[PDB]
RNA sequence: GGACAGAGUAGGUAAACGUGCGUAAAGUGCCUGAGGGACGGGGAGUUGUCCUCAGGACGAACACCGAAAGGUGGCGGUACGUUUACCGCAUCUCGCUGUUC
Numbered sequence: 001g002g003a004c005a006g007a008g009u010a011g012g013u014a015a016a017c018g019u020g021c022g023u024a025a026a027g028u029g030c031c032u033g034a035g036g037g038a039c040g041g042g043g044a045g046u047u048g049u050c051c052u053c054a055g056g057a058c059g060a061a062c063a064c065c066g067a068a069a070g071g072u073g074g075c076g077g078u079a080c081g082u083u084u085a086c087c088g089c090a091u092c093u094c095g096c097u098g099u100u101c
Base pairs, nucleotide, nucleotide: 011087012086013085014084015083016082017081018080019079020078021076022075023074030056031055032054033053034052035051036050037049038047041094042093043092044091062073063072064071065070
Other pairs, nucleotide, nucleotide, family: 010088cWW011037cSS022025cSS026060tWH026076tWS027059tWW027076tSS029057cWW029077tHS038088tSS039046cWW061074tSS066069tHS
C1' cells in the first nucleotide's frame, strides 16, 4: 500500500464546560418502607455502595435596584447534559464462543 472483515459499552468518583431549579424553601442530607443498578455472560456467595418512588424529623444567606413580578451577584452538602481524567471488579459453580493438547 488493494480487497475482505470488525467498530452501539454498563458502575462509582472528581473537575471542567454548558443549561436550569430554590431562596415565598423545593432540592440535598439524615430516618423508614418499597423498587432497581453495580461486584464484565447464567447461578451462588460476597460488597453493602449508587439510582428511583413514597412517608417522616430537622435545618437555611441573602444583599443591592423596584410596589412587586423581575434583574445583577451570591448562597444551596441544589438538577440534568456533554467532555476530560481517576477508582472498582478474577474466589466457587454452569454453560457459550476461540485457541490448544